The RNA (25S rRNA, nucleotides 2993 to 3396) from Saccharomyces cerevisiae has 404 modelled nucleotides. Keywords: ribosome-associated quality control, NEMF, Listerin, CAT tailing, TRANSLATION. The sample was in a buffer at pH 6.8. It holds a match to the Rfam family "Eukaryotic large subunit ribosomal RNA". A reference for the family is Cannone et al. (2002), "The comparative RNA web (CRW) site: an online database of comparative sequence and structure information for ribosomal, intron, and other RNAs", BMC Bioinformatics. The family is grouped with related families in Rfam's "LSU clan". The PDB entry is titled "Yeast RQC complex in state with the RING domain of Ltn1 in the IN position". The 2023 paper behind the entry is "Molecular basis of eIF5A-dependent CAT tailing in eukaryotic ribosome-associated quality control". NCBI's taxonomy places the organism under Eukaryota, Ascomycota, Saccharomycotina, Saccharomycetaceae, Saccharomyces. The entry has 48 different proteins, among them 60S ribosomal protein L25, 60S ribosomal protein L35-A and 60S ribosomal protein L26-A. The structure was determined by electron microscopy at 2.4 angstrom resolution and released in 2023.
Context: one part of a larger RNA, bound to proteins that are not shown
C1' cells in the first nucleotide's frame, strides 16, 4: 500500500513470540547433632550479581546555541564593531541526545516429571497401581506482556443534487451475468451403553407395573393442463397467501410460537366438460446469484485526499496536529526563565613611572601610560523541539476524488 459501498471512531483476539536470574549478610543459633573438635536447615528482614524494558528530576559526558567572555597573527587609517586562520584556540555553556558513569520498574494460577503417599486387588497375606486417587521441579499451559490475520470479526457516527437531476430503499418491466451443481420435506430433548425410551400408578424415588428396540426398509407428504373449467354432498376440519394481536429468541439472535378476521384451494365423498399433432425418445426448458436501465412511491441533503501548517513523528512514504472571522492562527514586541560575567561611553586626587613648562607645586598642570574604580549582577543572547501574552500588524473558499 490497490481491492472488500465511501469515510471516521471505538474495539475483539485466531495465531506467533515471551523473561527474569543467582548470591551474600542479619536472624533462626553457637541452636538441632555430636564425646569433643566442630556445626546446620525452614519461615522472616535488608541488600547485591547477571539480564531486560524504559526514562532524563539530579550528577557526569557531548557543543555549530559558533550563546557569553578571553587570547594570538593578519586585514578594515585609529576607536567602536568586525572578516580570515577548511569549526583559529581556551574557559564556562542552556536545549537535545545519552551512562550500572544516572534513576525507576520487572505478575500469580492451574496441570504435571522424578519422588513420597492413600485406598486396594491381582496372589484369602502383602503391596503408590492394575481400576481409582493425594501431594509435588528453575518443567508445561494459562494470567500478564508484545504484534494484530495487510483475503478473521464486531459495535457506532455521518453519508454528496444544480461535478447539469445525482444517492439509497420498495414494486414490476426488460436486458445481461453466472451457478463446485434444487428437482417432495436438513423431520430440534438430555444422558447412559454391564443401560435406556415411552405409557401408567403412587408414598415423587437411584420407586412399582406394562410395553418397545433387533435401524430411516421410518415418519410426514403424495391423485387434478408442470396439474385446468365447472356442479353437488358431508363437515366446521386441513392447508396456502397478504395482513393482524401477543410473546420468546444475542453463541453466528434475523428465527420459532401464538390471537383474530379476510381470501383461495380441498383428492373426505359423488358428478359433467377439456387434453390428441411434442407425430415411437431427445433436460425438452418451471431453480437462484449478481448487475444495469426504465417507470412510480417513499427517504437524506456528506466527507476524504493533495496543497499550506505542526513536531509528541520521520530516509521517503507513513504518523500526530492546526486552518471559513475566533479563550482562532501567525509574525513581531513585552514579561518570566535560563547562559555568560560587569557592555559602549563618560568621569576619577587610582595608576609602576617618564619627559615638558613655570606663577617650580605642598592634588602643579600638560602629554603618554598596561591596568584599576563608579555608573554596572551590567550588557549581550534566550527557541530554533523553553513558558506566558488584554500590545501592534496581518491571514482565513485553491485542486482532485469517492455511492449501498
Nucleotide at each position: 500500500g490497490a481491492a472488500u459501498g465511501u469515510u471516521a471512531c471505538c474495539g475483539c483476539a485466531a495465531u506467533a513470540g515471551u523473561a527474569a536470574u543467582u548470591g551474600a549478610a542479619c536472624u533462626u543459633a553457637g541452636u538441632a547433632c555430636g564425646a569433643g573438635a566442630g556445626g546446620a536447615a525452614c519461615a522472616g528482614u535488608u541488600c547485591a550479581u547477571u539480564c531486560g524494558g524504559a526514562u532524563a528530576a539530579u550528577u557526569g559526558g557531548u557543543u555549530u546555541u559558533u550563546g557569553c567572555g578571553g587570547c594570538u597573527g593578519u586585514c578594515u587609517g585609529a576607536u567602536c564593531a568586525g572578516g580570515c586562520a577548511u569549526u583559529g584556540c581556551c574557559g564556562c555553556g542552556a536545549a537535545g541526545c545519552u551512562a550500572c558513569c544516572a534513576u525507576c520498574c520487572g505478575c500469580u494460577g492451574g496441570a504435571u516429571u522424578a519422588u513420597g503417599g492413600c485406598u486396594g486387588a491381582a496372589c484369602g497375606c502383602c503391596u503408590c497401581u492394575a481400576a481409582g486417587u493425594c501431594a509435588g521441579a528453575a518443567u508445561c499451559c494459562a494470567u500478564g506482556c508484545u504484534a494484530g490475520a495487510a483475503c478473521g470479526c464486531g459495535g457506532u457516527g455521518a453519508u454528496u443534487u444544480c461535478u447539469u437531476u445525482g444517492c439509497u430503499c420498495c414494486a414490476c418491466a426488460c436486458a445481461a451475468u453466472a451457478u463446485a451443481g434444487a428437482u417432495g420435506g436438513a423431520u430440534a430433548c438430555g444422558a447412559a451403553u454391564a443401560a435406556g425410551g415411552c405409557g401408567u400408578c403412587c408414598u415423587u424415588g437411584u420407586g412399582g407395573c406394562g410395553u418397545c428396540g433387533c435401524u430411516g426398509a421410518a415418519c410426514c407428504a403424495u391423485a387434478g393442463c408442470a396439474g385446468g373449467c365447472u356442479a353437488g354432498c358431508a363437515a366446521c376440519g386441513g392447508u396456502g397467501c397478504a395482513c393482524u394481536u401477543g410473546g420468546c429468541g444475542g453463541a453466528a439472535a434475523g428465527g420459532c410460537c401464538u390471537u383474530g378476521g379476510g381470501u383461495g384451494c380441498u383428492u373426505g365423498c359423488u358428478g359433467g366438460c377439456g387434453a390428441a399433432u411434442u407425430g415411437c425418445a431427445a433436460u425438452g426448458u418451471c431453480a437462484u446469484u449478481u448487475u444495469g436501465c426504465g417507470u412510480g412511491g417513499g427517504g437524506a441533503u456528506a466527507a476524504a485526499u493533495c496543497a499550506u501548517u505542526u513536531g509528541u513523528a520521520u530516509a521517503c512514504g507513513a504518523c500526530u496536529u492546526a486552518g471559513a472571522u475566533g479563550u482562532a492562527c501567525a509574525a513581531c514586541g513585552g514579561g518570566g526563565u535560563a547562559u555568560u560575567g560587569u557592555a559602549a561611553g563618560c568621569a576619577g586626587u587610582a595608576g609602576a613611572g617618564u619627559a615638558g613648562c613655570c606663577u617650580u607645586g605642598u592634588u602643579g598642570u600638560u602629554a603618554c601610560g598596561a591596568u584599576c574604580u563608579g555608573c554596572u549582577g551590567a550588557g549581550a543572547u534566550u527557541a530554533a523541539g523553553c513558558c506566558u501574552u488584554u500590545g501592534u500588524u496581518g491571514u482565513c473558499u485553491g485542486a482532485u476524488u469517492u455511492g449501498u